[PDB]
Context: bound to proteins that are not shown
DNA sequence: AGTACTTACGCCTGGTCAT
DNA sequence: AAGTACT
RNA backbone atom coordinates (compact mmCIF):
# COMPACT_ATOMS: atom_id res chain seq x y z
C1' N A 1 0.00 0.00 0.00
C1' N A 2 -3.46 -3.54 -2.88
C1' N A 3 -7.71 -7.01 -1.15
C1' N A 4 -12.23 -9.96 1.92
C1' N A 5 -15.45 -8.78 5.93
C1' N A 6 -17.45 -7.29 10.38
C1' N A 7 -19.65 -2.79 13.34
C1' N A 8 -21.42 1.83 11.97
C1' N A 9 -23.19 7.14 10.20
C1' N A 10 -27.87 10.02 7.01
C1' DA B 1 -41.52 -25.41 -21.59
C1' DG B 2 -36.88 -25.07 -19.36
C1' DT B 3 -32.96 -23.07 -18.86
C1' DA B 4 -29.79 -18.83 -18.34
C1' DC B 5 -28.84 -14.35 -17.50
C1' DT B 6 -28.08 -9.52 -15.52
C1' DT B 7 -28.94 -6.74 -11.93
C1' DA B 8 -28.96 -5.33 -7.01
C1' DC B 9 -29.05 3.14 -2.81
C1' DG B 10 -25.23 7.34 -2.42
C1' DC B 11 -21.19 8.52 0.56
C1' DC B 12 -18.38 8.45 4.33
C1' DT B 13 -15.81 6.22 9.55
C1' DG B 14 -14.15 2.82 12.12
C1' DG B 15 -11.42 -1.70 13.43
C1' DT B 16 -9.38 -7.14 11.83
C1' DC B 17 -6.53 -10.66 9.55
C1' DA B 18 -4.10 -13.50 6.10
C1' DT B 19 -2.63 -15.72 1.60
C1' DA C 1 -36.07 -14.12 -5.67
C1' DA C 2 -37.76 -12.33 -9.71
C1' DG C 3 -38.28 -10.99 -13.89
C1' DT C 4 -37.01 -11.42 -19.05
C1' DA C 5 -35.63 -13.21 -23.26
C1' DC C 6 -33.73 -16.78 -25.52
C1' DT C 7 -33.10 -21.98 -26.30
RNA sequence: AAGACCAGGC
This is an experimental structure of RNA, together with DNA, with 36 nucleotides shown. Among the 12 different proteins in the entry, which are not shown, are DNA-directed RNA polymerase II 13.6 kDa polypeptide, DNA-directed RNA polymerase II subunit 9 and DNA-directed RNA polymerase II 140 kDa polypeptide. Method: X-ray crystallography, resolution 4 angstrom. The entry became public in 2005. Keywords: RNA Polymerase II, transcription bubble, transcription, elongation complex, TRANSFERASE-DNA-RNA HYBRID COMPLEX. Kettenberger et al. published it in Mol.Cell in 2004: "Complete RNA Polymerase II Elongation Complex Structure and Its Interactions with NTP and TFIIS".